[PDB]
Context: one part of a larger RNA, bound to proteins that are not shown
Molecule: 26S rRNA, nucleotides 3 to 622; 5.8S rRNA, nucleotides 1 to 156
Organism: Thermochaetoides thermophila DSM 1495
RNA sequence: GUUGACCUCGGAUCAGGUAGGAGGACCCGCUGAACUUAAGCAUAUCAAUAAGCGGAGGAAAAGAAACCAACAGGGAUUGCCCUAGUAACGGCGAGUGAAGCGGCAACAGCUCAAAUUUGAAAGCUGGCUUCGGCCCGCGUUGUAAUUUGGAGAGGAUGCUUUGGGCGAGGCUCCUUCUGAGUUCCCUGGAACGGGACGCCACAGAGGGUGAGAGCCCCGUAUAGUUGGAAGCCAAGCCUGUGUAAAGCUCCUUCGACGAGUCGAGUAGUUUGGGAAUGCUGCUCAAAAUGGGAGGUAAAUUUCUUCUAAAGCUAAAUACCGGCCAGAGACCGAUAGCGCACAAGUAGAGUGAUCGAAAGAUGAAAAGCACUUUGAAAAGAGGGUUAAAUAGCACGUGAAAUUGUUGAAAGGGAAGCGCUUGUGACCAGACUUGCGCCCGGCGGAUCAUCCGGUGUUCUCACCGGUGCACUCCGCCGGGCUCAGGCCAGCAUCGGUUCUGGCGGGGGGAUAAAGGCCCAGGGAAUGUGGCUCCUCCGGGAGUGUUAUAGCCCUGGGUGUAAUACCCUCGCCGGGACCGAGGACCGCGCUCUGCAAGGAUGCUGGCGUAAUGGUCACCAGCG
RNA sequence: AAACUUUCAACAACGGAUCUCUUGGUUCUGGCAUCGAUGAAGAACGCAGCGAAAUGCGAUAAGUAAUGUGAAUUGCAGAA
RNA sequence: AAUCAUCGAAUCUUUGAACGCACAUUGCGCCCGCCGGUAUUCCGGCGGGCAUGCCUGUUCGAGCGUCAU
Numbered sequence: 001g002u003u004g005a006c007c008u009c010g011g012a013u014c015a016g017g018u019a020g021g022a023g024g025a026c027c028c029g030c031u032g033a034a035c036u037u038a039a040g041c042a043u044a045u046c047a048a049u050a051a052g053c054g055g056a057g058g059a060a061a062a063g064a065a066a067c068c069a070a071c072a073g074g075g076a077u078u079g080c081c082c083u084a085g086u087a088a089c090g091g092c093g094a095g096u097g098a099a100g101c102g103g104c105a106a107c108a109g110c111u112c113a114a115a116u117u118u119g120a121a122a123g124c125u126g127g128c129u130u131c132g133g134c135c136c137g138c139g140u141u142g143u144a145a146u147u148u149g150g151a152g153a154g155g156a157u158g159c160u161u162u163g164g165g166c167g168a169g170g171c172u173c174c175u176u177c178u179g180a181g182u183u184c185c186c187u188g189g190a191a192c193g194g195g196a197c198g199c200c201a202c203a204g205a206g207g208g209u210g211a212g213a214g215c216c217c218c219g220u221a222u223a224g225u226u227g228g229a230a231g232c233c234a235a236g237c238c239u240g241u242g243u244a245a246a247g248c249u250c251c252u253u254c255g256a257c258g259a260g261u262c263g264a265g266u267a268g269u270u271u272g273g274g275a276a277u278g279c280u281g282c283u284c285a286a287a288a289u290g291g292g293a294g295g296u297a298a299a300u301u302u303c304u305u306c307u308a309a310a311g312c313u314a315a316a317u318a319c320c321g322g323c324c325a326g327a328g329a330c331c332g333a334u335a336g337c338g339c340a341c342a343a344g345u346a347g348a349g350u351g352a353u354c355g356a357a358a359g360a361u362g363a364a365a366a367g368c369a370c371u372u373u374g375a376a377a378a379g380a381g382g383g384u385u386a387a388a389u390a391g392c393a394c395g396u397g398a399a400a401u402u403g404u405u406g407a408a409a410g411g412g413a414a415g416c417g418c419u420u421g422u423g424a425c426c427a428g429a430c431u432u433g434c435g436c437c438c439g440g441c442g443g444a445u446c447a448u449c450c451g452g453u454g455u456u457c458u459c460a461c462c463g464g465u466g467c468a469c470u471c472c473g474c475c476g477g478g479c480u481c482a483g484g485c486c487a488g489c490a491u492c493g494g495u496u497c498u499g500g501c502g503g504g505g506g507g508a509u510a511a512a513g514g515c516c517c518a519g520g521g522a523a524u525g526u527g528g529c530u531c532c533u534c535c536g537g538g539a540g541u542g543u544u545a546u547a548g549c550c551c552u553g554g555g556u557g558u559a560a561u562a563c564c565c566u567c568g569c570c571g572g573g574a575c576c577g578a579g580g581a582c583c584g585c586g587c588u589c590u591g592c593a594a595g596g597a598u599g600c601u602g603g604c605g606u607a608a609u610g611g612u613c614a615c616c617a618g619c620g
Numbered sequence: 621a622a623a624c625u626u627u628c629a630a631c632a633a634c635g636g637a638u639c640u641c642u643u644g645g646u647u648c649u650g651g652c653a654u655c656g657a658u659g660a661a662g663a664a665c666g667c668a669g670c671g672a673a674a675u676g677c678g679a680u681a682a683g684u685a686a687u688g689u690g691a692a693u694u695g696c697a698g699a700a
Numbered sequence: 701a702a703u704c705a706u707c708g709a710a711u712c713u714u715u716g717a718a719c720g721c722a723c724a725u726u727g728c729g730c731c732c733g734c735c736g737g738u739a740u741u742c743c744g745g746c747g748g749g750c751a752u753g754c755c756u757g758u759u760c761g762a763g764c765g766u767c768a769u
Stems, first nucleotide, its partner, number of pairs: 004767001006765001007763006014757006021655001026057001027055004037044001041091001067074002078105004088096002109312003112258001122143001123138002126135003152254002154251003158248005163239004169233003173228002177224001181197001182213001183196004198215002200204001206218003263284007290307005322652007330645002347354002359641002367394001370381004395639001401633010416620004421615006432482002435479009449464006484604008492577015515555007528541005586592002662715003665678003669696002684709001686706003689702001720728002729750009
Other pairs, nucleotide, nucleotide, family: 001769tWS002769cWW003768cWW005766tWS020657tHH020751cWW021660tSS024026tHS025058cWW025319cSS026056tWW026318cSS027060tSS031051tWW032050tHS033049tWH034047tHH035046tHS036045cWW038093cSS043093tWW044094tWS057059cSS058318tWS058653cHS059317tWH062077cSS063076cSS064108cWS064109tHS064313tWH064314tWW065075tHS066262cWS066291tSS067305tHS069071cWS069304cWS070294tWS076315tWW077316tWW083100tWS084099tHH085086cHS085097tWS086098tWH087097tHS090093tHS090094tHS098272tHS105316cSS106315cSS107314cHS108314tHS113148tWH113257cWS114147tHS117142tHS118142tWW121139tWS121142tHS123143cSS125136cWW129132tWS151255tHS154252tHS157249cWS167235tHS168234tHS172229cWW175226cWW176225cWW179200cSS179203tWS180214tSS180215cHS187191tWH188190tHS188211tWS189210tSS190210tSS191192cSS191193tHS202221cSS202222tWS205219tHS209213tWH211212cSS242243cHS258309tHS259287tHH260261cHS261286tWH261309cSS262285tHS270277cWW271273tHS275296cHS286308cWW287290cSS296297cHS320650tWH321653cWW331335cSS332340tWS332642tHS333340tWS333359tHS333642tWH335340tWH336644tSS336645tSS338343tSS339343tSS342673cSS343357tHH344345cHS344355tWS345356tWH346355tHS349351tHS361365tWH361390cSS362364tHS362366tHS362387tWS363386tHH364385tWS365388tWW366384cSS366390tWW367391tSS367392tHS368369cHS368382cWS369382tHS374376tHS374377tHS383391tWW384388tWH385387tHS385390tHS396638cWW397636tSS397637tHS398636tHS399635tHS400634tHS420616cWW426607tHS427607tHH427609cWW434480cWW445466tWS446466tHS446470cSS447466tHS448465cWW455458cWW467468tHS507562cWH510561tWH511560tWH512559tHH513557cWW522548cWW523543tWH523544cWH523547tWW525526cHS525542tWS526545cWH527542tHS533536tWS535536cWS544547cWH556557cWS578596tHS579596tWS585594cWS592593tSS606608cHS656717tWS657719cWH659717tHS659718tWS659719tWW660718tHH661716tWS666681tWS667681cSS671673cHH675682cWS678679cWS683710cWW685707tWS690701tHS692701tSS739742tWS
C1' cells in the first nucleotide's frame, strides 16, 4: 500500500414467506354526544351510552396475588345467588352506587430476566445428503442445559424413579333392513265419513293419497342386524435399562429477584372511592428487610400481608351474527320480517338513501271441441265437471255505490218516538187428552200359594200355579172433567167518580118571617080635607081612616129555613182480579160479601185475536 | 197519471270484507366453529334445442370428473 | 337415465383487498420463451411474468465509521 475482515447503511422481478379486504350478534381498546330527567337550568343525569376509529376468536377477555383481610385467618381467573339498593357519591337535589366474606358452577398449573458449560455453543435457520454426516449462516453485545422465591445453589445421606411395541374388548362413523285391512254394506265425483267384522302396537309423532287413514305409501318405536372404513379409549401382554437423568431426608453457608419504574407534585378525565378510585399528560424522581397495600390529610413508633414495573394457560361465562336442528297456550296475507310471490324486487332520487303492491279455479285442465251471428272483441247454442253464478277479471263473496224488476210516498228536507188505521206477509194455539159405565175382539197375568235369587230384611224379581163375577190392550156407543180466541150478563172483592134519601147537634136554642097582642113614631104621607088643574094630575095639611111602613117588648116557640158539623141508607159509571189444598181474625153462624173472581151464556176456532213491515193520520 | 227523488224487497253489477287454508314469518331452546394474495365478500358480463326474470353455472358456462342410487326428464321436441 | 343425492378431482370470463402503470379508455407499457413475416432491435400470434410494507437468508455494493498488514 491494496485487498481482506466488521460496523452501519443500501440495490436486486435475488430464494422462501407474511399483512391488507370481508364479517363485526357476542369480545378487547380508543374516541365520544345531544335529545331526556332535574317540573326552569349551568354541576349532575341520560352515559363512562348512541354515532365514529383500530384489533381477535369460537368464544374473547381475565388469570396463578406487590390480592383479600384483621379472622381460630382465607388463597389464580371467570360466572350465578347473596352481600345490596348496602358502604359511599350527589346544586347531599334529581339521581347514582361497588367490594370482602358466604353458597354454588368450573377448577390448572406454569416460564423468562437477574449465575461461568468454560474440561471444550453443548443451541438454532437454510442447502446438500444415504441417513454417516457435510457446508454456509445466526450466535459469545449469549443460542442450549440448570434456576423462578412454592424456592433454589452448594454439600451429605440412603432409599426410590424412567424407554419403546402390540393390544383383545368397548365407544364412534358410513352403509343394508323393519307390524298390521285397503274385507263386506250405505253416502259420495272420490271414503280418508257412517255401520259390521278383523289385525299390529317398544310403532295411535308427522305428512301424502280425490273428505277426519295406526294397518294404501313415506315415515314413526326398539335395540338389533348386512357389508365397510378405520377415528378414539382401553383390561392386559411383549420388550429395553441406568453411564445419564429424576424425587425424597438432613444441613453450616450462600441465596442473584424486572427504573424515567415505583413513589411525589400538578392538570384533565373517570370512579361509590369521599384532603383526590383508576388512567393519562408534564415536572421531580427512589430504595435494599427494601418496596407496595392496610378506603381521612401529616410526623413519629409498631404490626399484618404480599413481592410490581417481563410472559403463557382448558373449563364454568357472552352471543341465534354464520351453518345445522328441534320446538311454541305466538301471527295468520292491512296480521307475521319491508319481503309467504322473478323482494331489498318494481319504482323514486344527482347522491347518501328511500322503497311498495301482489297468496287460494278444480281431485284432475278435464282450461269449453263443434254450429251459428259478428270486421273483431264477443254473444247465443253446445260441451267438461260433483259444481261454471268454480271459465285464468277463476274458493267463499259483506258493505259503501249502481242497474233492472215489483210495491209505495212526495205543495220549500228526510229520518225518528207514542198511538191507532189500511194493505201485504206471518209465528203460535186448535184439530184432543183424561176418567166412568155398556158391548165386541185379542192375550195370558189378576189375586193367592210353592220354590229359587236379589235387596233398603221386608220389599221385590224370576220360574210353577192360576185358568175367567180376574188383569191388560185395542175398537164402538153414552156420560163426566179440563182444554183455544173474542165477548155479554149476574153475583162479589179493591180503588175511585158521581146522584139522591132519612136522621142528629150547634149559633141570638140562627137571624129573619107568618099570625096574635102592648107601646112609640115618622114620610118617598093612605084615606079624608083645602087650593090649583078638568088634561093626566100637581101642591099643602096631617099620623090609619076607604093603603101601609118603621122602632121596641112579648106568645105560638125547643116554628120553619140556610150555614157549619155529624150518624146512616139507596142508586149510576169506570179501571183492576195479584195469590193458589186447609191453617187466621171474624160475622148477620146448617152458612157468609170473613187472610186477593167466581158462576152462567154466546159467536168463532181462524189470520178472527196477535205479531212484523210499508204508508197515511194526531201529538211529540 | 208518468218521469224524477226517496224507502222497502228479489235478481244482476262494483268491490274484495268474512270464513277456512298456509312450502312464510316471529320467539325460545340444542349442536357446531369453517372466509380471504392457493385471490374472499361484493359487482359486471355471459352460458339452455326453444328463457326475459328467479335459481344454477363460467368459454369444460342451466354445467365436467368421481361415488351412490337405480329408469327417468317432461311445456314441446329429442335420446339412450 | 336423472333439473337425483352425495361430493374428496377439475374448470372457474371481466373485476373486486386487486397487484406492470392506468381506467369516465375493453387505454399504454416492460421482461422471458416459442412460432411466423428476410429480423436481438420492427410487426403479428401464443404462453409465462413485472404492486406495496415487512422478516429470514443470498448476492452485489457505499461510507477516512472503523481494524491489521